[PDB]
Context: bound to proteins that are not shown
RNA sequence: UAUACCUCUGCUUCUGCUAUU
RNA sequence: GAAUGCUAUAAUAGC
RNA sequence: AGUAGUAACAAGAG
Repeated sequence: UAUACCUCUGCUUCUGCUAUU
Repeated sequence: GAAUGCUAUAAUAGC
Repeated sequence: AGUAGUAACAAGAG
């Protein structure tokens, strides 16, 4: 290159500490 | 005529 | 375009 008018995904594309406990 | 101190996945507060 | 607003989304991937 191709399968792909296919397949997978919908916080994970960095989300902390201390209290209310 | 008193206590028994705790300890979340929510939310709030401050950093 | 728009949302939005000190930076992003408007699909990402095999």